[PDB]
Context: one part of a larger RNA, bound to proteins that are not shown
RNA sequence: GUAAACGGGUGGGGUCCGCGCAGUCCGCCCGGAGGAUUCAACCCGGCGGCGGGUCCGGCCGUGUCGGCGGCCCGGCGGAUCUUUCCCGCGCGGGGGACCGUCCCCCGACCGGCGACCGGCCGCCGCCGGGCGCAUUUCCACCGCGGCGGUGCGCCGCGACCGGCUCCGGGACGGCUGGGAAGGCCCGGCGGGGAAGGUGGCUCGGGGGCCCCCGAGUGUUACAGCCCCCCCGGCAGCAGCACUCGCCGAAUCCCGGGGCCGAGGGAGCGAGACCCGUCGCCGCGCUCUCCCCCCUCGGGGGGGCCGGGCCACCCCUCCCACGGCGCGACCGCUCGGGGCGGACUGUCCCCAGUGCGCCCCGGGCGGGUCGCGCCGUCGGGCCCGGGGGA
RNA sequence: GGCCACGCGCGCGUCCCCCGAAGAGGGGGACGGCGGAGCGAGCGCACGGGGUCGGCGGCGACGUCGGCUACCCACCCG
Numbered sequence: 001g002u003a004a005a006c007g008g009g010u011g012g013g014g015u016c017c018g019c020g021c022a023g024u025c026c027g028c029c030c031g032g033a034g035g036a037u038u039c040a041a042c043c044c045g046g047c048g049g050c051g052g053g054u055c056c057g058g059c060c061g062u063g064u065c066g067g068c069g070g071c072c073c074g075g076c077g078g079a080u081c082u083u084u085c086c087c088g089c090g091c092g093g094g095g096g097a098c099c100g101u102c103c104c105c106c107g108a109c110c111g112g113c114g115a116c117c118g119g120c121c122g123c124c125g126c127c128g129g130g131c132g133c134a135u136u137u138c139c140a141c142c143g144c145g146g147c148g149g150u151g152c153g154c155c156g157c158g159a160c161c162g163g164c165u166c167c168g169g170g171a172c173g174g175c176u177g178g179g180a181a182g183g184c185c186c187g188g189c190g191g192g193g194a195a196g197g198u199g200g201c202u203c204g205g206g207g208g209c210c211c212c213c214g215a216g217u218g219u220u221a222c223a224g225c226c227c228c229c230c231c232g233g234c235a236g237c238a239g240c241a242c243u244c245g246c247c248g249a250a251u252c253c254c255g256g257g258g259c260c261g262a263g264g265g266a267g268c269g270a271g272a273c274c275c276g277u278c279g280c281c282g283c284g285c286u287c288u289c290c291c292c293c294c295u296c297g298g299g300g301g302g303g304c305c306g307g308g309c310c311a312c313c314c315c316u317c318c319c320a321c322g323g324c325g326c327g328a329c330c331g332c333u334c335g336g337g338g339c340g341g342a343c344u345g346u347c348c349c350c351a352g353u354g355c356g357c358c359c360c361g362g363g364c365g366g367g368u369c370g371c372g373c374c375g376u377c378g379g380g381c382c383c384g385g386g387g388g389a
Numbered sequence: 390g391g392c393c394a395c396g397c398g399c400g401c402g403u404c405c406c407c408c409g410a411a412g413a414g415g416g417g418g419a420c421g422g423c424g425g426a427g428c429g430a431g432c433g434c435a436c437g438g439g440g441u442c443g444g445c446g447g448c449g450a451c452g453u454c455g456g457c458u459a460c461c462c463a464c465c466c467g
Base pairs, nucleotide, nucleotide: 006467007466008465009464010463011462012461013460016456017455018454020453021452025149026148027147028146029145030143031142032141034139035138036137042130043129044128045127046126047125048124049123050122051121052120055119056118057117058113059112060111061110063109064108065107066106067105069104070103075101076100077099078098080097081096082095086093153448154447155446156445157444158442159441160440161261162260163259164258165257166256167255168254169253170252171251172248173247174246175245179244180243183234184233185232188231190228191227192226193225200217201216202215203214204213205212206211207210208209282434283433284432285431286430287429289303290302291301292300293299294298295297305396306395307393308392309391310390312387313386314385315384317380318379319378320376321375322374323373324372325371326370327368329366330365331364332363333361335360336359338358399424400423401421402420403419404418405417406416407415408414
Other pairs, nucleotide, nucleotide, family: 014459cWW023449tWH026027cHS033140cWW037038cWS039136cSS040132tHS041131cWW053055tHS054056cHS063108cWW068105tWH070074cSS070102cWW085095tHS133134cHS173250cSS176238tWH182235cWW187231cWW194224cWW195219tWH195220cWH195223tWW197198cHS197218tWS198221cWH199218tHS220223cWH236239cHS237239tWS238245tHS247250tWS262439tHS271272cSS278438tWW280437cWS288304cWW312388cWW316383tHS328367cWW337358cWW338357cWW340354cWH341353cWW342352cWW343351cWW344350cWW369370cHS408415cWW409413tHS410413cWW435437cHS450452cSS451452cHS
């Protein structure tokens, strides 16, 4: 020395930046040491805000009247009627009346002072000038002061609380074939069976006729194993002698490591005022009284009277589920008696098969206020009734 | 003995008990979801509508503190 270049993550160096280099501020209060107009309340003046039967106007909106009020002395429009007063052939243009919107007006009644404005009052607020010159008010300084908020210049540590997560100890209980095996009781009265054959015996190989190894025989012997018992008893019990499970309304306690801290006015109450130690939830103590045990008033405990329900004895009902037995009914036949068809090449009352009614026999299942007995750490808010040293 | 998220009175109802002198009428317990009349407060602890400490330490100018961005370099992964 893997062509450069690139994304993510750090680290090193460097240029700069931060007035970095003793680390903020500011509201109230306390204390200290100084100043000063003046603090409050009153007087005068000014200016605002709000309210006022409209107090007084000015009015404003909607209607309502007489049109005195406009075709001369208020307009603009009408596909509304006309000279029956006026100039063009009985045939036009004017001028009138009416209608619709109007206009400014004379005035009144309804609503209102409106966000269209003024004057008077009433209240409140501000400002200016007086008086007020001191336990009031305000200004600045100090305390390595307290209370609240934000927050530390940098680098760090700890604690408790909560959320998520991964682990570790300890303990309790249920079920099962109401576990299977197993432990102890030399298991006791026994029986049977064998071999992966104990002792003994036989044979074959060993160590000074005495002690080992191998091969046969078998039923306990100078070991043991399996099954049934006439039946078990004790302890423990999915065992803290790590054999083999499923679980937890039949499940609780404690501990350790890791990551995280998002949100920010939760006050129906005092009419809050130091920063709401607040809501829901779970508790404790006092507004009652006795005691008990330690400290020397403080701490730790027993409660302080009556009710039910269950554990216990008796006797007591119903229901559910399961088992057993006894009835009655119904259905389902290895079959027995008596009449009507039909079948067979055993046809002399030979033989054999269904069918209709009723009478007997055995077994099976289903309903049955069914009826009794047995079982349920069954149910009936553990149906219910009486009692205890 | 254990448990109860059972705890005021009065009257009403339901059930149980006594005497029951008509199995009348009163006297007692248990339950009630029944009946017209106001109210508990005062301290705390907290597995309780998302973190706080009313805990602390060290270090700070010509050498060091901070600046994950931006300049160069190195390494691991891509």

The PDB entry is titled "In situ human unrotated hibernating without CCDC124 state 80S ribosome".
This is an experimental structure of RNA (28S rRNA, nucleotides 431 to 1311) from Homo sapiens, with 467 nucleotides shown.
Zheng et al. published it in Nat Commun in 2025: "Visualizing the translation landscape in human cells at high resolution".
Among the 79 different proteins in the entry, which are not shown, are 40S ribosomal protein S24, Small ribosomal subunit protein uS19 and 40S ribosomal protein S20.
It was solved by electron microscopy to 2.77 angstroms.
Keywords: Ribsome, in situ, RIBOSOME.